[PDB]
Context: one part of a larger RNA, bound to proteins that are not shown
RNA sequence: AGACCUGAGUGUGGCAGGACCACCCGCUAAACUUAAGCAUAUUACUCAGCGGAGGAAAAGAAAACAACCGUGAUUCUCUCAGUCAGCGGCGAGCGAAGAGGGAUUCAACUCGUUGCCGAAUCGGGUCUUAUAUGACCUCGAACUGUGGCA
RNA sequence: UAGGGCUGGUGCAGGCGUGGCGGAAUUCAAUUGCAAAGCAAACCCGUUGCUGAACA
RNA sequence: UACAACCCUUCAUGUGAGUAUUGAGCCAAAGAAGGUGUCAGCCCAUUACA
RNA sequence: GCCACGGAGCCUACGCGCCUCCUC
RNA sequence: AAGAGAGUAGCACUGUUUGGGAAUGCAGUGUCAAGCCGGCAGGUAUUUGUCUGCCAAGGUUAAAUAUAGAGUAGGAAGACCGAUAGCGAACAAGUAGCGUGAGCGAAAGUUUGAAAAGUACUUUGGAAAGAGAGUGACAUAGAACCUGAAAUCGUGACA
RNA sequence: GUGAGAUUGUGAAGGGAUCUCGCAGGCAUCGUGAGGGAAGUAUGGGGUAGUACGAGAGGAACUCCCAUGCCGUGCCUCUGGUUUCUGGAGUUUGUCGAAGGGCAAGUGCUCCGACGCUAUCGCACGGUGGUUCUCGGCUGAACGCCUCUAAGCCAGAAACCAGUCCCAAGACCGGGUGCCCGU
RNA sequence: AACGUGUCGCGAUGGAUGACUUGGCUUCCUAUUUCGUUGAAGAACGCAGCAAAGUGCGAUAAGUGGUAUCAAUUGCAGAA
RNA sequence: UCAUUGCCCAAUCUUUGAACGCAAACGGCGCAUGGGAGAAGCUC
RNA sequence: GAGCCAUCCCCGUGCAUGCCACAUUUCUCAGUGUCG
Numbered sequence: 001a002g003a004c005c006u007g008a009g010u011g012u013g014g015c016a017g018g019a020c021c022a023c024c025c026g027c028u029a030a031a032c033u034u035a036a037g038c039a040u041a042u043u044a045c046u047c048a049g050c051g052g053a054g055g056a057a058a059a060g061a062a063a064a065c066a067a068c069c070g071u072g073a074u075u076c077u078c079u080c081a082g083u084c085a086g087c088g089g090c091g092a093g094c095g096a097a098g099a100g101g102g103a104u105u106c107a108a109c110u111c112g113u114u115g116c117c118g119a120a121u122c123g124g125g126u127c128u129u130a131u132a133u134g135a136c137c138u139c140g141a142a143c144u145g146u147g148g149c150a
Numbered sequence: 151u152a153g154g155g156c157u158g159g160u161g162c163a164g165g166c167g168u169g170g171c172g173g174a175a176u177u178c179a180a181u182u183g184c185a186a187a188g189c190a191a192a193c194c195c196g197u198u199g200c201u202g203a204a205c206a
Numbered sequence: 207u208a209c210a211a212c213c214c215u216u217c218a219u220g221u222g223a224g225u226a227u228u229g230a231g232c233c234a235a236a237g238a239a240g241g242u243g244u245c246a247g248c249c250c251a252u253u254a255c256a
Numbered sequence: 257g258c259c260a261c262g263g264a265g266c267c268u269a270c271g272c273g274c275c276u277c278c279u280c
Numbered sequence: 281a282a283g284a285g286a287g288u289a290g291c292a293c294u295g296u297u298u299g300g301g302a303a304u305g306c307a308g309u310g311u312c313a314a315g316c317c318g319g320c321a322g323g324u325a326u327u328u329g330u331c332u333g334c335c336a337a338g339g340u341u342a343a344a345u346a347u348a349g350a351g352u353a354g355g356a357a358g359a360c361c362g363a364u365a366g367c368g369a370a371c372a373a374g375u376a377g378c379g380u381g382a383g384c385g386a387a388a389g390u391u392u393g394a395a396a397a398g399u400a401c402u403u404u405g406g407a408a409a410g411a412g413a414g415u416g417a418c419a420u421a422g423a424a425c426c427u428g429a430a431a432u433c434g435u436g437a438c439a
Numbered sequence: 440g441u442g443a444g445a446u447u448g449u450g451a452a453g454g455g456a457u458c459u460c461g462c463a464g465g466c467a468u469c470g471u472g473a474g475g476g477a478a479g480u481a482u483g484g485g486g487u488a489g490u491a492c493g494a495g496a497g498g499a500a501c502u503c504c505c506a507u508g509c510c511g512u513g514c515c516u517c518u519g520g521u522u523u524c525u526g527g528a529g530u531u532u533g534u535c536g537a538a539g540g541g542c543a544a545g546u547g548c549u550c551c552g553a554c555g556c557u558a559u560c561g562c563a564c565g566g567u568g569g570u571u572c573u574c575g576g577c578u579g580a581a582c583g584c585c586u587c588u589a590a591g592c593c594a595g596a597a598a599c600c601a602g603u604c605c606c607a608a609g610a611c612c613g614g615g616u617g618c619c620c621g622u
Numbered sequence: 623a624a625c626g627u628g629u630c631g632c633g634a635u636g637g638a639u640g641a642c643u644u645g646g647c648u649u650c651c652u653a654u655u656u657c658g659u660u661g662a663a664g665a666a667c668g669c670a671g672c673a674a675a676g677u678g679c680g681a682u683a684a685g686u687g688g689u690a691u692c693a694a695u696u697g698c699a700g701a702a
Numbered sequence: 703u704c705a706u707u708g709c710c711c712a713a714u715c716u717u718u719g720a721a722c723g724c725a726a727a728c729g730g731c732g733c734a735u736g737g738g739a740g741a742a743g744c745u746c
Numbered sequence: 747g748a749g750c751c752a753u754c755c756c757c758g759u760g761c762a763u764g765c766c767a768c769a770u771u772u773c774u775c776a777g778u779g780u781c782g
Stems, first nucleotide, its partner, number of pairs: 002781003005777005010769007018657001023054001024052004034041001038089001064071002075103004086094002108340003111285001114150004120146001122140001123138005152279003158275004163268001165266002167261001169259002172255001176230001177246001178229003183207001187201004209220002212455003216451001231248002233237001240250002290311007318335005350656001352653007360646002377384002389642001391641001398425001401412004426640001432634008440462001442460005464619006470612001474606003479509007492497001510565005518558004526551005531544005567601003575593003664718003667680003671698002686712001687710004723731002732761007743750004
Other pairs, nucleotide, nucleotide, family: 001782tHS017762cWW018662tSS021023cHS022055cWW022347cSS023053tWW023346cSS024057tSS028048tWW029047tHS030046tWH031044tHH032043tHS033042cWW035091cSS040091tWW041092tWS054056cSS055346tWS056345tWH059074cSS060073cSS060342tHS061107cWS061341tWH062072tHS063319tSS064333tHS066068cWS066332cWS067322tWS073343tWW074344tWW079099tWS080098tWS081097tHH082083cHS083096tWH085095tHS088092tHS103344cSS104343cSS107341tWS107342tHS112284cWS114282cSS118146tHS119121tWS119145tHS121141cWH128130tWH128132tWH130158cSS132276tWS133157tSS151280cWW155273tWH157276cWH162271cWH164267cWH168260cWW171257cWH174233cSS174236tWS175247tSS184204tHS184207cWW185201tWS186226cWS207208cHS208220tWW211449cHH215452cWH217450cWW222243tSS223243tSS236253cWS242246tWH262263cHS264654cWH286314tHH287288cHS288313tWH288337cSS289312tWS297304cWW298300tHS324325cHS361365cSS362370tWS362643tHS363370tWS363389tHS363643tWH365370tWH366645tSS366646tSS368373tSS369373tSS372675tSS373387tHH374375cHS374385tWS375386tWH376385tHS379381tHS392396tWH392421cSS393395tHS393397tHS394417tHH395416cWS396419tWW397415cSS397421tWW398422tSS398423tWS399413cWS400413tHS405408tHS414422tWW415419tWH416421tHS427639cWW428637tSS428638tHS429637tHS430636tHS431635tHS436447cHS463620tWS471608tWH472607tWS472610tHS473607tHS478510tWS486502tWS487501tHS488500tHH489490cHS489498tWS490499tWH491498tHS493495tHS493496tHS510559cHH515517cHS515558tWH517561cWS522552tWS522553tWH524552tWS558560cSS565566tSS570598cWW571596tWW574594cWW578588tWW578590tWS579589tHS580586tWH581585tWH582584cHS587588tWS588590cHH608610cSS653655cWH658720tWS659722cWH661720tHS661721tWS661722tWW662721tHH663719tHS668683tSS670673tHS670676cWW677684cWH685713cWW691706cWW692703tHS692705tHS693703tWH694705tWS725728tHS740753tHS742751tWS768770tWS
C1' cells in the first nucleotide's frame, strides 16, 4: 500500500423452537410393602421428574462361541431353566448363557489409514426442451487435501 | 461390439387407487268372535275319509 | 249365538294390522342374520363375478 | 363380471422407442 | 510392498450396577501402553511357557418383534354387560355444578300410539280445572303418557 | 214381625235373594260411704309454796289458770308493701306562633294515691272414744306352804284402730225424688 | 261412644320388575398410514327468514367451486 | 340439472396461540414501503 | 365541474433471537496478530 490470520456489520436463500407421546431410545430416581421386629436385602435398576424419534424404534456384519466328527451378522419364539449354574443377615428371597427345533433371510456394504495419481472435486453463472453424475466460464471454496483407481 | 428406465430429456403402455351399474321366485285361495279349526296314535294308507260340548 | 261379576227380565255395546293357521305352488351357484302395523327364501333392500 | 376418472407415487422381459451421458 | 482408528485400552482408589462369585458393565480422579518374538477373549487370584478363536477405540443397513389409557380411514366378531349394570358419559357429558387455585365432577332411556288421529264443540269456573261430547282395538295408552311391585295412606263393607 | 240402609271391579231400566243396624229410655236434683289420705306438737309463768324432805345449806309435784315457739287451715276490718285507675297535682329539655290545651323522652322525673293482691310485717281458728305393750295388781292351782300365771279377771304410753276432717260408686248405690216417652 | 286394631273390594303415593337397545367392554385383521413458521394443537368471538344449546362453517361465514345421481327439504315460510 | 345427498382436486379462512416489530385486566403504540378516501387550500 | 391534494384517518407487505451457506457481475470494515 498490499497480502495472510483472527473477528465484526449488513444484504440474499434456508433451518430450529410448539403439539402428540400407547409402543421405543437416553438420563434421573422413591417409599408403602416382605423379612411375622429391623439397619444389608426386597419392592425395583419399578412409580413420580427431565430430554429425543418413528411407523415401528433399538440392534446388527465378530477384538463372537466353543473345546466338538466343530459352528458363523442382528432380532424374535419353544426350550435350556425356577436350574443338584450361581448370588443372598447363605435368611426372606433372587437368577441368566452356549448348544438344539423354528420365524425371517438372492443381506450386505464403506470412511480413515497403506500404494499409484494430485483439482480430474464442490459452489455459482450460461447453453443443450435439462437448478443433467453433460459441456463452457469462474484472481469463488479447496493443496492445513476434494475426488479416482487398487 | 453390448448394457444401464436408479445419468438427464422427451413419449407410448398393464395393474395398485377412487366413484358408480347388473341377479330368481306368491302380497296365491279361503276370515273379521266362535271352522282362517281339528281327528284318523313310528312310516304308508292320505292327491283320501270324518267333523262342532263357544251357537238348543 | 256363547262371554261381560249376588240372582232373574228387557234393552244395549264390544274384537286393530295376517310375517298366525290350513291348502296349493315357485326359486335356489342366492336359506344371509336388516326393514315392513304380529313369527317373511318368493313385500323391499341385500346375497356374484365360478 | 361391466362402465366411466386418475395429477404424484409403487409394480411389470431390472415393462417399451428416440436423443444425450456413463460403464465393460 | 506397506498399513489397518491413543489421554484409546489397561492399572490404582472411590461409587454404582450385575447371577458374575480375589471384582459382570459403567462413571469420576490419578497414572497411562504395545505393535522386533503384537493385542483382546478362553467364568478362582499371582509369575512362567504352550494351544484355540478373533483383530477394539469411525459410519450405514430391509424381514421376522412391540403398540400395557395414541392417531387417520376401513373391516371382522363375542358361551361378555343390559340403564344403581356396561366407559364418568345409551340423553345439548368432561356437560350442569363445586373450589382463590392445582383440581373435583353428576342426575337423566322423551319406551304415548301402527298412525297425532295430541280431545272440535256444550256447560260451570277469573284462571287452573271439573261435568259431558269426540278420536283411537285399548284414554285405568292424555303428554316425562309400555308394564306399574313393595313400604305408607284414603274410602265402603265387615269382625 | 216391623222401620231404615248395603250388596261399591265389564252401559241403562225392573223384580228377587241375602247381610247389617234400631224396636227404649231421657233430663234434672237431694243423699249414701266401701276404699284411700290423715296432724297438731313443745316451752314458760301464776298458784300450790319457801310447802313436802333436810341438822343446815338447799329445795318438789298433781287439779286449775294465763301466755308463748314451731307447724297447719283460712281471711283483708285495722297497720305495712305494691300503682299502667299513667287518678289529681308539681317539675326539666324539645315541639305545635303565644296563652289555654296538649304531645315526645319504649311509663321523662317527683309527691300523694283508691279498688285488688299480699305479710306470723296484720288478724282468726286447730275436738272424741276404744283395743292393747312394758309394767302393776285380785282370785288361784300345779306343789294339802308359796306364787300377779297355768284357767279367769282389773287398771293401763306421745304407740295402734275408729270418730271429727279431705277425695269419693271401676265400690258400677235393687238409695230417694220431679217431669217427659213407651207399655 | 269416640280413638285405636284386624280382614276384604276399590282408589292414591312411588318408580321396582319384565320385555325392548343406533350404547359400552373385550379380541382379531387391512392400508399409496402419522401435525407445525406455506403458522399446528388449544383458546376466544361471530355466521341461518324465524336459531338458546349442540352440529357445520369464517365477513365468500348451517357455506363458494368440481364430480356422480335426480326431485326433493320439510315445524312454518319461501323458491322452482 | 340447479337444489338436496355422498365424495373431492380449486378457493375463502375473524382475534389469538410455538407467536416472532414493541407491549398488554389496553380490541394500545411504532419504523420502512405501496395504495385509498378527503367538506381546507391551489390551478383550469 | 375537473385535476393536484397539506393536517387527520383507513388498508396491504416487511421488521424477534440463534445457527448454516453465500456476497458469484466477489459488499463495507477492525486488530502495539504475522509479514511486507
An RNA structure (LUS_alpha rRNA, nucleotides 7 to 488; SrRNA 2, nucleotides 1 to 183; 5.8S rRNA, nucleotides 1 to 169) from Trypanosoma brucei brucei, in which 782 nucleotides are resolved. Among the 75 different proteins in the entry, which are not shown, are 40S ribosomal protein SA, 40S ribosomal protein S26 and 40S ribosomal protein S6. Released in 2023, the model rests on cryo-EM data to a resolution of 2.6 A. The 2023 paper behind the entry is "A single pseudouridine on rRNA regulates ribosome structure and function in the mammalian parasite Trypanosoma brucei". It holds a match to the Rfam family "Eukaryotic large subunit ribosomal RNA". Clan: LSU clan.